[PDB]
About this RNA: This is an experimental structure of RNA (tRNAGln), with 74 nucleotides shown. It was solved together with Glutamyl-tRNA synthetase 2. The depositors describe the entry as "Crystal structure of Thermotoga maritima nondiscriminating glutamyl-tRNA synthetase in complex with tRNAGln and a glutamyl-AMP analog". Rfam match: tRNA. The family is grouped with related families in Rfam's "tRNA clan". It is annotated as a transfer RNA. Rfam 15.1 lists 5,335,975 matches to the family in 14,413 species. The structure was determined by X-ray diffraction at 2.9 angstrom resolution and released in 2010. On the sample the depositors note: T7 Transcription.

Context: bound to proteins that are not shown
RNA sequence: UGGGAGGUCGUCUAACGGUAGGACGGCGGACUCUGGAUCCGCUGGUGGAGGUUCGAGUCCUCCCCUCCCAGCCA
Numbered sequence: 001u002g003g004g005a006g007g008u009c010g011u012c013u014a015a016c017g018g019u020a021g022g023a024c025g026g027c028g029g030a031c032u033c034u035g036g037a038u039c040c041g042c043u044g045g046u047g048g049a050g051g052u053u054c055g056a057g058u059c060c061u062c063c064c065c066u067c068c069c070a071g072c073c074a
Stems, first nucleotide, its partner, number of pairs: 002069006010024004018054001026042005047063005
C1' cells in the first nucleotide's frame, strides 16, 4: 500500500460535550535506625492539526503513528 483495530502523564487507567483526576514508576519528606517495604506529597498526558460551539479528550473533517490479517503461521 489492501482491509481491519486503537491513540489521555513514562505505564494502567477516570471525565452528563463543562475542573484533564486516581494510581505504579520516578523525585522528596516521615518512620527520635537501614529501606525494596509503609502514610503522604510532588511534578507529568488529551497522537497533531482546522471547524462547528459560551466553551470539545468528548462532535465533524484532514493529517500522523501504532498493532493485526494480505504464509501450505497461528